[PDB]
Context: bound to proteins that are not shown
RNA sequence: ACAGGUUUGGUCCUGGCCUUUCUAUUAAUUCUUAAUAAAAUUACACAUGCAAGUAUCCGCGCCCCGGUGAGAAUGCCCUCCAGAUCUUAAAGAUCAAAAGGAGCAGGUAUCAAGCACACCUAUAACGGUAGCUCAUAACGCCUUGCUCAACCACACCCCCACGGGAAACAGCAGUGAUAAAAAUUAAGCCAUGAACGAAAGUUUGACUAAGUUAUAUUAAUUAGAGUUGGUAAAUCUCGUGCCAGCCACCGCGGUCAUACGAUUAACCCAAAUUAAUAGAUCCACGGCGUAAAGAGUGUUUAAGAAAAAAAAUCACAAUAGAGUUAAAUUAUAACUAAGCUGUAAAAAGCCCUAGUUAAAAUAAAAUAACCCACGAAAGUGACUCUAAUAAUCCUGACACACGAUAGCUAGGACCCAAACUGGGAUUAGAUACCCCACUAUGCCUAGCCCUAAACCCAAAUAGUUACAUAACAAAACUAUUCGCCAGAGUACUACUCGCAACUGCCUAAAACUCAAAGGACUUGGCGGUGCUUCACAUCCACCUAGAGGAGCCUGUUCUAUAAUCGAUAAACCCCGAUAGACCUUACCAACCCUUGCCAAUUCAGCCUAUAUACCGCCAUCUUCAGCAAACCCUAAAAAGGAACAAUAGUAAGCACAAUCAUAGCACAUAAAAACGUUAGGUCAAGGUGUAGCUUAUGGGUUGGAAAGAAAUGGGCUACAUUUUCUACAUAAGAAUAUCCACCACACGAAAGUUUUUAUGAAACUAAAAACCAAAGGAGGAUUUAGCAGUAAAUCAAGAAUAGAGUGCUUGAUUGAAUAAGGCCAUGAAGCACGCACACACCGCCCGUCACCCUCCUCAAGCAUGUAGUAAUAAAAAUAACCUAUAUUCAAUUACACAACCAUGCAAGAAGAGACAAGUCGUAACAAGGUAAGCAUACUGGAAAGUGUGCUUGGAUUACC
Numbered sequence: 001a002c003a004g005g006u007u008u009g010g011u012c013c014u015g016g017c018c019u020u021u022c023u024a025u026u027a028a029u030u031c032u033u034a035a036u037a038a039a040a041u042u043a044c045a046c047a048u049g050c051a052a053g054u055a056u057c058c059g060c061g062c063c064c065c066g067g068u069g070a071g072a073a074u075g076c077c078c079u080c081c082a083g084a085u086c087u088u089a090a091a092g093a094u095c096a097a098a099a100g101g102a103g104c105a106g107g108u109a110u111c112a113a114g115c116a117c118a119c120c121u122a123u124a125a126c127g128g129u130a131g132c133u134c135a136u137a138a139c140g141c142c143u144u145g146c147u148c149a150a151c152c153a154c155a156c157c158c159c160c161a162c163g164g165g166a167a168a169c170a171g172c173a174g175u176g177a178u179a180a181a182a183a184u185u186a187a188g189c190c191a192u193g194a195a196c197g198a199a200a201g202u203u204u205g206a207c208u209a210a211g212u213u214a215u216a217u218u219a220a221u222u223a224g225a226g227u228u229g230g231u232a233a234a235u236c237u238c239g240u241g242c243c244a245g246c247c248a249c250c251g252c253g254g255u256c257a258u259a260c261g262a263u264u265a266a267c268c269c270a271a272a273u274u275a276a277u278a279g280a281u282c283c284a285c286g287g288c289g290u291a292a293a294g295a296g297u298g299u300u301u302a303a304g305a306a307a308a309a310a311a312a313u314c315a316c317a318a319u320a321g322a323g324u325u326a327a328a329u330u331a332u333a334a335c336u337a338a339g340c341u342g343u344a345a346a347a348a349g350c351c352c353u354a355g356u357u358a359a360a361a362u363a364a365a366a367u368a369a370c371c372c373a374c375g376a377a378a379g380u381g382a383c384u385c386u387a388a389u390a391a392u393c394c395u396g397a398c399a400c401a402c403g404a405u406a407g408c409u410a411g412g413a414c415c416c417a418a419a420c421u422g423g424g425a426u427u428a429g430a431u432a433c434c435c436c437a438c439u440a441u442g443c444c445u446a447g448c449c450c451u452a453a454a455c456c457c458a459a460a461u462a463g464u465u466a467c468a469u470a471a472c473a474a475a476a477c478u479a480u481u482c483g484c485c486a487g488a489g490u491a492c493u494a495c496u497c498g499c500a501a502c503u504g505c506c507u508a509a510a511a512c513u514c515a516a517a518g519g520a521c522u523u524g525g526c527g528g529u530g531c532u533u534c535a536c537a538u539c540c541a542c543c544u545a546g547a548g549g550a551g552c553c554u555g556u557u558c559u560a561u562a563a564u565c566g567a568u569a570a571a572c573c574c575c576g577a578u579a580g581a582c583c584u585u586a587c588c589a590a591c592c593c594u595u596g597c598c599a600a601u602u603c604a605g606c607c608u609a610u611a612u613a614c615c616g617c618c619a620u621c622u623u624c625a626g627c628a629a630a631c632c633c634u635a636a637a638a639a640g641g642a643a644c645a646a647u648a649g650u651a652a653g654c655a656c657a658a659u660c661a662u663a664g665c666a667c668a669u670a671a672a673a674a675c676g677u678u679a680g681g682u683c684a685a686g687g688u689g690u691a692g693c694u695u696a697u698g699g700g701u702u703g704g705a706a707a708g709a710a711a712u713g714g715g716c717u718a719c720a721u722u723u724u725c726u727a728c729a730u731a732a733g734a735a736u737a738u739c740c741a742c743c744a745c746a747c748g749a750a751a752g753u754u755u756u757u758a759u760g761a762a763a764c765u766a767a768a769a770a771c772c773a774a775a776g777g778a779g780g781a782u783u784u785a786g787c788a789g790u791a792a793a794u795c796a797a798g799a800a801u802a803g804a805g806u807g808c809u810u811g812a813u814u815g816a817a818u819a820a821g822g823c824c825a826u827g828a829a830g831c832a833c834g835c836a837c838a839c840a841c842c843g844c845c846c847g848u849c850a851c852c853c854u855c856c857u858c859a860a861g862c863a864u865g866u867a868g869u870a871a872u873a874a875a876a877a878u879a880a881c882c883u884a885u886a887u888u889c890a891a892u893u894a895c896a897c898a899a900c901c902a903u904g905c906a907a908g909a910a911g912a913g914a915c916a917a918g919u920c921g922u923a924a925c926a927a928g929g930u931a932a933g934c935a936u937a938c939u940g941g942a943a944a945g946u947g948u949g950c951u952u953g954g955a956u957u958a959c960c
Stems, first nucleotide, its partner, number of pairs: 001020001003019004009522005021280009033219005038213002042177001044176003048173003053060002067154003075104002077101001079099001083095005106142003113133002117131001118129001120127001145151001156165003184210001187208002193204004224269001226267003229250003237262003245252002287484002289472002294482001296402004303395001319387006325365001332358006339350002373380002408447001410445003416442002421437004455953001460480006487514003498505002523838002525835003529832004535826001540821001543786005551716006558708001565576002587704007596603001605693002608691003614687002616682003619678001621676001627653001630650002632641003661669002719779001723735004747776001752771007792814002797809002841928001843925001846921002849918001853913003857909001861905005868895001870893003876888003931952009
């Protein structure tokens, strides 16, 4: 500035950084020619040549030109202007020292006081007065040539240059050193300028004309550089795989990159392009409730405003003294009682206690107060008395006076409360919340400290209701004036000045890091936030049957083997499998095959990698009610959209609903259940993207994947007497863990051994019988299911196999108990409130220690450099003196002399920032689970904990 990029899930606002424009130097890459302009590292040391001569001797000229920017806040403008020079008719002009001032003139006040910086008389002495400059910036410090026909200043250094150090290019060209900085050791006095001469004329590295260099501009003969995600004009194919690398800001790269590197193509400048550093430009005539900003308060000085009008107030709790005490409590006494205090629940403490009656001191001031007064603020509200509340009624500091609470010094008081400390309890720990005891202290007198969320976050005095809504809040604005504010962190910090302060207050930066920090709002999620309502297998109260204990069956993990894969919080675990002795089979060990199923194919084939590329088919919140498109509305819109005695919404689509099935209806059960969430599960149903294999990760043959130390899940059978056995449907008989002089015995093997049968090429698989009789005597923390033909018990069939389950699917019988309450805990819904969360509480975030790096600070001491003042003598003298002229003069003295500051280094100490995720705890955001926070005090590994006063930047959901 015509603005643009960038905070956030998202909007608005405030506020930084950066891009886009132009000029200069250096560097990179590149380069054809001519002309003009310009030529610039260094006040560092310099070889050589040259830069001042002229002229009849005298004389004149000799940084004048030129060169440089070291020094100095120097200066710019302006008044006056001696003196030098030129001209001449001695008064005109050029240059202008010194001195002086209307005004203007770099940064810094963390430089605030400098320390003789003034004046009078007369003298140019003495004496007298005690003043001068300065917050409108004195005195200091740091940086620096400039305000351009030009000016100021320096000429090796010691501001100077007698002297001393010492032996001079800041004249042209050139050289050394140094720096990111790179002109010829050249020609001529032809022009002009300057010096000199009367004059022809001479000298002149000033200059003139050339040499050199893309430094700039032009013309033409000349073609390369940069960029292509966005701001900002422009691309594809490969390689690479958060690697190598890129960026001016935002960012890219983690096997499918328009951002890296290369290639194709394109864009934009062009003898230049790009990068790096400086400069032009750029902040506030804008703001101060919530953002950085009104300082704790009042008066006054400097200064400034006045202009129209108008204005001394007032029942009440100001303040400082003096006196006084109602209600409670305690010392203390009497009497009774054995217990008393305390918490959600207890322990500790007390029993010198508790209750009642009687009662000083100290301390604090119910109801009034639903009132809103007094004072400048901080403050003040028990009673009485005394003294008393500035200004004839503007603004005003760093000056004067004051300033809750905490804290300090000294004396006095101490009922009670109470940091610290001790004990009890809680907890993983509790040096916290809770309980008990007690100290500082809260109190009076005198002094100090001078800090608060000292906040009504809103300055004082006059006004207006006009103009006009960022948001939110306590509506908007004008005039005079003062104070304050220039990104965030570092930082109520380091250094500095003052202070009765010494762990303090006030004043208040920088190095470094980031591209944001911050105010307000919207929707969603969440809340151990409140109010109301509700869970019919349901959270509690409550009903029945089971799991966890034992055997067995089967599935995982682990172990194991040469020997699959997939599932694996709710949503895995008799799951893919309604199914493996070979086969299946995808696994292993060997042994074979290379157009290796098809009509063709420089092709078939892959159970090879990727469920994070996917279609299919689902799980899940979910028997939750919301999703999406068209359209309208809002003093703008991130988003939201309802009041039925209706206030901005409308009609359709999907889902719910209704309907359908279970052969009447009903009820019930099935079935259904959108858009999304979990990158949920499945490349191994099958297909397929991308990547990989191709005499091998492909195909075929034979044999083999054993085994359970141990742990666990889901099941079957039990642990008997409501039982076992037999007959049989349910009116029977017998047995029964004990007795024993011996015996022998119940319930319960499903297991295991043997034999046999069924299937099959093969029995390892299944079933029957005989023998065998083990654990088990109703199961720890914990946990699953069910609301009626349900739980429970019992029976049967089917799916798949040649053969297999104690599993799955489906039909049928027998057939209960309780729910009649509760919002306490837990979960859900609505409303209200809060949010620092948005990857959304499985959130976000804080500090020490540990690891490690960067920067500054304080440091014993060391290295280097660095520092004055006063007084007197030069004004007289001498010799010469028929024209006239000669000669001398100095530095000393008193004392100070590295204090001091700058730069560099350092034994070592401390702080801050950084990514990072480690160790320990959970402080903050939800009533963050003890509402947060400020001042101050004390305490603790660490966040922090607690006392006193104060703030709402908390709530009390409001006829409760």
Description
An RNA structure (12S rRNA) from Sus scrofa, in which 960 nucleotides are resolved. Rfam match: Bacterial small subunit ribosomal RNA. A reference for the family is Cannone et al. (2002), "The comparative RNA web (CRW) site: an online database of comparative sequence and structure information for ribosomal, intron, and other RNAs", BMC Bioinformatics. Rfam 15.1 lists 42,628 matches to the family in 10,626 species. It comes from the structure "55S mammalian mitochondrial ribosome with mtRF1 and P-site tRNA". It was solved by cryo-electron microscopy to 3.6 A. The reconstruction used 50,622 particles. The work is reported in "Molecular basis of translation termination at noncanonical stop codons in human mitochondria" (Saurer et al., Science, 2023).